Description
An RNA: 35 nucleotides with solved positions. Among the 2 different proteins in the entry, which are not shown, are CCA-Adding Enzyme. It was solved by X-ray crystallography to 2.69 A. Entry title: How the CCA-adding Enzyme Selects Adenine Over Cytosine at Position 76 of tRNA.
Context: bound to proteins that are not shown
C1' cells in the first nucleotide's frame, strides 16, 4: 500500500440521500513482497 466485515463522524450532488458521488475516527481481519 491494497481488499474484506464492523461500529460511527461529515462534505458535494440532488426537490429529495440509509439509497449517487467523495472525506474521515475507531475496532477486526486478510494479501502481495520470503514461501
Nucleotide at each position: 500500500g491494497g481488499a474484506a466485515g464492523u461500529a460511527g463522524a461529515u462534505g458535494g450532488u440532488u426537490c429529495a440521500a440509509g439509497u449517487c458521488c467523495a472525506u474521515u475516527u475507531a475496532c477486526u481481519u486478510c494479501c502481495a513482497c520470503c514461501a
The entry also models sulfate ions. Crystals were grown from: 20% PEG 4000, 0.2 M tri-lithium citrate, 80 mM ammonium sulfate, 50 mM HEPES, pH 7.5, VAPOR DIFFUSION, HANGING DROP, temperature 300K. The work is reported in "How the CCA-Adding Enzyme Selects Adenine over Cytosine at Position 76 of tRNA" (Pan et al., Science, 2010).